The depositors describe the entry as "Structure analysis of ribosomal decoding (cognate tRNA-tyr complex)".
Shown are 732 nucleotides from a PDB entry: RNA from Thermus thermophilus.
An Rfam search finds the family "Bacterial large subunit ribosomal RNA" in it. The literature on the family includes a 2001 paper in Science by Yusupov et al., "Crystal structure of the ribosome at 5.5 A resolution".
Crystallisation conditions: 4% PEG20K, 4% PEGMME 550, 100mM Tris/HAc, 200mM KSCN, pH 7.5, vapor diffusion, hanging drop, temperature 293K.
The structure was determined by X-ray diffraction at 3 angstrom resolution and released in 2014.
The entry has 48 different proteins, among them 50S ribosomal protein L20, 50S ribosomal protein L13 and 50S ribosomal protein L34.
Context: one part of a larger RNA, bound to proteins that are not shown
RNA sequence: AUGAGUAACGAUAAAGAGGGUGAGAAUCCCUCUCGCCGUAAGCCCAAGGGUUCCUACGCAAUGGUCGUCAGCGUAGGGUUAGGCGGGACCUAAGGUGAAGCCGAAAGGCGUAGCCGAAGGGCAGCCGGUUAAUAUUCCGGCCCUUCCCGCAGGUGCGAUGGGGGGACGCUCUAGGCUAGGGGGACCGGAGCCAUGGACGAGCCCGGCCAGAAGCGCAGGGUGGGAGGUAGGCAAAUCCGCCUCCCAACAAGCUCUGCGUGGUGGGGAAGCCCGUACGGGUGACAACCCCCCGAAGCCAGGGAGCCAAGAAAAGCCUCUAAGCACAACCUGCGGGAACCCGUACCGCAAACCGACACAGGUGGGCGGGUGCAAGAGCACUCAGGCGCGCGGGAGAACCCUCGCCAAGGAACUCUGCAAGUUGGCCCCGUAACUUCGGGAGAAGGGGUGCUCCCUGGGGUGAUGAGCCCCGGGGAGCCGCAGUGAACAGGCUCUGGCGACUGUUUACCAAAAACACAGCUCUCUGCGAACUCGUAAGAGGAGGUAUAGGGAGCGACGCUUGCCCGGUGCCGGAAGGUCAAGGGGAGGGGUGCAAGCCCCGAACCGAAGCCCCGGUGAACGGCGGCCGUAACUAUAACGGUCCUAAGGUAGCGAAAUUCCUUGUCGGGUAAGUUCCGACCUGCACGAAAAGCGUAACGACCGGAGCGCUGUCUCGGCGAGGGACCCGGUGAAAUU
Numbered sequence: 001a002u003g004a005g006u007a008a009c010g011a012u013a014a015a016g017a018g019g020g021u022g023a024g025a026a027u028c029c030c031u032c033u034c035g036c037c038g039u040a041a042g043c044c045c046a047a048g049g050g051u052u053c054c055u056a057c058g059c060a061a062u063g064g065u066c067g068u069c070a071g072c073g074u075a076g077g078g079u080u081a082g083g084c085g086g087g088a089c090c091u092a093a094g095g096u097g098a099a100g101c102c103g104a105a106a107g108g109c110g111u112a113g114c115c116g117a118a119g120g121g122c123a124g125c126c127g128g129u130u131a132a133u134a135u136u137c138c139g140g141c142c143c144u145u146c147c148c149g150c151a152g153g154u155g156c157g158a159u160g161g162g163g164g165g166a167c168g169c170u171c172u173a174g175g176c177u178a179g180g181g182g183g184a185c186c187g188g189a190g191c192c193a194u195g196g197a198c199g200a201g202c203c204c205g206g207c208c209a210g211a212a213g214c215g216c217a218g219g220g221u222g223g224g225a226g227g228u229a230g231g232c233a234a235a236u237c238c239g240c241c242u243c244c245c246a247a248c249a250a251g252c253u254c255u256g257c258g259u260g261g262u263g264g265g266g267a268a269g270c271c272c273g274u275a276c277g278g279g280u281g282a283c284a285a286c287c288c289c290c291c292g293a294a295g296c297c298a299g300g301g302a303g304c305c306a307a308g309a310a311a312a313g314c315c316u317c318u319a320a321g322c323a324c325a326a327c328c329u330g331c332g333g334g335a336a337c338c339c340g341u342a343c344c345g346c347a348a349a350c351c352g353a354c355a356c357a358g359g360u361g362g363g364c365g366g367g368u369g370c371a372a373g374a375g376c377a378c379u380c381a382g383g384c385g386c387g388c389g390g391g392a393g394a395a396c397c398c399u400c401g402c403c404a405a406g407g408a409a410c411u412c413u414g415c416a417a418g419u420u421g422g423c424c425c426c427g428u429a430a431c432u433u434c435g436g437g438a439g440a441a442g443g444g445g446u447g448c449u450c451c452c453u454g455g456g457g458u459g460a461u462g463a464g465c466c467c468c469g470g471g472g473a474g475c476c477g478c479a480g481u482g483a484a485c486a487g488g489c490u491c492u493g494g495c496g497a498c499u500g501u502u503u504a505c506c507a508a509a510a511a512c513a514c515a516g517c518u519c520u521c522u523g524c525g526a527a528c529u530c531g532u533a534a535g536a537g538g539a540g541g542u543a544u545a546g547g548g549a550g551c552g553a554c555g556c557u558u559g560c561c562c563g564g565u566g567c568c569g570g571a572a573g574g575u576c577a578a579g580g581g582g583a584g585g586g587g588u589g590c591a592a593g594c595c596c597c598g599a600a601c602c603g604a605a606g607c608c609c610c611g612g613u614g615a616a617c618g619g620c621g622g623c624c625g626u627a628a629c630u631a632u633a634a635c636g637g638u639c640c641u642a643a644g645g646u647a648g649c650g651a652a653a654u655u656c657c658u659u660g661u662c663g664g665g666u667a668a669g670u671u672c673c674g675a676c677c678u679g680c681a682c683g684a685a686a687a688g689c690g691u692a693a694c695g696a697c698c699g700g701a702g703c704g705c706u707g708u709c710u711c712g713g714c715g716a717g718g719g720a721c722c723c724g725g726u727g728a729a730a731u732u
Base pairs, nucleotide, nucleotide: 001732008726009725015033016032017031018030019029020028034385035384036383037382042364043363044362045361048344049343052342053077054076055075056074057073058072062070063069082143083142084340085339086338087337089120090119094115095114096113100109101108102107124141125140126139127138128137144336145335146334147333148332149331150330151329152328153327154326155322156321160317161316162315163314168304169303170302171301172300174297175296176295179291180290181289182288183287185206186205187204188203190202191201192199207264208263209262213259214258215257216256217255218254219253220252221251222245223244224243228239230238231237265286269280270279271278272277305308350359351358366379367378368377369376370375388724389723390722391721396719397718398717399716400715401714402713403712405710406709409708414705422446423445424444425443426442431436433553447475448474449473450472451471452470453469454468455467456466457465458464476480488703489702490701491700492699493698494697495695496694500512501511516551517550518549519548520547521546522545528537529536530535554690555689556688557687559620560619561618564617565616566613567612568611569610570609573608574607575606579602580601584597585596586595587594588593621639622638623637624636625635648682649679660676661675662674663673664672
Other pairs, nucleotide, nucleotide, family: 002731cWW003730tHS004729tHH005006cHS005727tHS006728tWH007727tHS010354tWW012717cWS013384tWS014034tWS014385cSS021025tWH022024tHS022068cWS025068tWS026388tWS027065tWW027066tWS027387tSS036041tWS038380tHS038381tHS040042cHS040365tWS040381tWH046345tHS047345tHS047347tWW051078tWW051079tWW054131cSS059070tWH061072cWS066387tWS071348tSS077132tWS078342cSS081341tWH082123tSS090311cSS091117tWH091310cSS093116tHS097112tHS098111tWW099110tHS102533cSS103106tHS103532cWS108534tSS117119tHS119309cWS120311tWS120312tWS129134tWH130132tHS156326tSS157320tHS158160tHS158318tWH160233cWS161235tHS164313tHS165312tHS166311tHH167310tWH173298cWW177293tWH178292tHS187284cSS188267tHS188268tWS189269tSS193197tWH194195cHS205284tWS205285tSS210261tHS212260tHS218297tSS218298tWS225242cWW226241cWW226242cWW227240cWW227241cWW234318cSS249250tHS249251tHS266285tHS268281tHS294374tWH305307tHS323325cWS343349tWS344349cSS346361tHH347350tWH347360tWH352356tWS371422tHS375485cSS376484cSS395720tHS404711cWW407706tHS407708tHS408414tHS408415cWH408416cWW408706tWH410708cSS420487tHS421486cSS427441tHS428440tHS429438tWH430437tHS432435tWS433435cHS433691cHS436692tSS447482cWS477479tHS481486tWH497692tWS497693tWS498514tHS502509tWH503507tHS503508tWH510653tWS515552tHS517615tWS523542tSS524542tWS524543tHH526539tHH527538tHS527546tWS531533tHS531534tHS551685cSS553691tHS557684tWS558685cWH561642cSS562616tWH572609tWS576605tWS581600tHS582599tHS583598tHS589592tHS619643tWS626633tWS626634tHS627632tWH633634cHS633635tHS640644tWW641643tHS645646cWS645683tWS647683tHS647688tWS650677tWS651658cWH652654tHS655657cHS666668tHS669671tWS672699tSS684687cSS707710cWH707711cWS
C1' cells in the first nucleotide's frame, strides 16, 4: 500500500439557552434552567508519584472530535515548626555481629552488643492571613528539654538490683464528649405571589478555644515495726515471715469532662464585577429541651480458654566515687539542631504500554422515611453530566417493559426468566444425635382519621420532650412493607458427616482438610528434617510427648490365609570382603639375600536358614452328582490352595449381555424409586453397611408461576443507518 473513509471514538448520570472572549467556539469563561453521585462520584490521612501546585504569555504536538481550554509548550513565583512526622530515645521478628564454632576459596553459623517500627516513650489548641504554605507565618492563650544562677531540701551517685512500663477474646456498668433533632424562647435581612394566610407565619442562625482554681465522673495506691540465709557485689529497695494499725479508694496521686481571665467566630437575603471572593446583615443572637456513641474517664467490670511482646523513658535501691561534691524542689535568665511540609491520592497525577468501566490501606461520612442498620429511596455540604457531535426511527444485536388462551407441551436440564419476598400474629409433619428438622408447610394482619387508655426514660413525683405499646369507631383506593432494598415450596435417591480448602486465567467437586480410630517409630545429645560442617528445627518439649502412615463425625462392625514380598526376632549352622595366617611354589644373586605368588585355617554386615507379623505389600477356588411331579439342591464325590470371600450390601459413582425381570410413578418412563440375585468385574480402616444435620455438589418426582414453548406481537433505550469531525485491524 489493501481492508476503508470502513470498525471504532472507552460505561445509556443528560442535556438546554443566553451573554462574553476570539482569526476561528456544541467543546473556554459567566448566568439561568435540567440531570447524576451523597458510607460518595464529598472531606481528611498513609503509600506511591515527583512540579503535575499558583500566575502570565501560548496552541505545533500530546487531548480519541473541537479548543481561545488543559494535568500540554515558555517563563516567573510557591513548600517557613523546640510542641505535627522521623532523626541527635526504646526495643520486636529479622538482620548484623567483639567472644567463639565450622567450612577447598568464596563463605556458613553465633552469646553480648548494635541495627531494625504503624508498636513503646515524647511538650499545641483556637482563629486570621497568601494567587499559591500553615498546629510551620501571625494573634491570643498554654507547654517541653538543655545550660547557668539563686534559694530551699536530701547522702548524693549506675550500664548494676528491684518496681513499673505490661498487654488475650467475648460481653459489659456508671458518668461524659463528639454528633444530631426540636423549641411557643433569643437574633436576622426580607417575603404575602395563584384561590387562602400578617400568622405563636415563611426563610435563616442561635457557637469555638481557653491556663490556675473549683466542681462532676473515673483510673492507680494500704500504713508502721521487727526478722532475713533469696533477687549472681551492695542495698534502707523488692521477695518471704511475724506483729500492729487502716480496709476504706478515706487519704494521696493521675486522667477525662464541665466551668472558667480572655480571645475568636458569627446564616439567610441583598449589594458588589469576579475568572473567586468581598461588603452589609452586626453592638447579630450565641439560650432551654431531647436522642446520643463503636470515641473519653482506661491499667474500668464480668465470664471464658486457645492463657494472651520487648526495651527505654519513669520510680525506688544501693556500688565504686564524691560528699566546698552531687541530686531533688521552686524561681529566674539564657539555649533549642538535621529532614519532611507544594500538588494528585479509589485516581486523568498511584499499579495496570492509554485522560484504561480493573486494582489500592486508615479516619470522617449530615437529614427524612422505611422494625433496625454503614441497607434502600430521595436529599445537605460538597462534587460531578464521564473530552466527539447532529439527525434518522429499517433488518438485526444488546439491556429492558407488557402480553390473549394454554402453562414445561421448551430443553440434555424449568437453562433462563418468572413466582416467593420486610415486620407482627396464628400455626407447623416424618425423622432425630433432643440441639434440631423451623422461616418446615399453610395462613391472617399491614394505610389514614378521631376517641379512650397502660408502661418506661428524662425531668421535681409534675409539664414538656423521647420511648414500647393496648382498646374502640370510622375514611379512601384495584391495591396500605401502595415507590426502593427483602426466601418459590414440597417429596425422594447418590456421594461427602459437619464450618472450612483447591486447579490465580475453561474443573469448587463425591477431590483436599477436618475432629476422631488404628498401626508403627522415638529413653532424649530422642526419632525425624535442613546443612559438607558448625549449627538449627524437634523443644527450652520428654511417651497423657514428638515423628511417620492409613483411615476419616457418630452408630453397629471390620471375618480366613504368614506359602511369596516387607518389617521384627533368632549368641547355633552355611556362605562372605579387607585383614590375619602362612603349608607350598616362582624370579634373580656365587651366597648372605632381595623380590613376587600362594593352600589350610581364623575374619563383619548382608544373604541363606529357623521363627513371628494383616488398621504390613497382598490373596481369599474348579468339575460332577443328589430329595416320592417338575425344578432346585440342605447332602455327597473328586481335584487343587498359603487360605478359598464371613457379616453386610448388590444391574450399584461398580452390571458386559442390558432398556435384565417384577412392582411403583406417567396417557406413555433406556432415566428415577422399591425388589429379585444370573455380583462379566461389591465386601469390611485404598474400610463394610447405615445415620439426624449440613451442600451455590449430582439424579428423579410433584405443587406454585411463567415468553421456556404452542408462536409470536408491540413498545423503550444504547447500537446498527444518514450528515459533520477523527480514523484502525487481522488479511493480501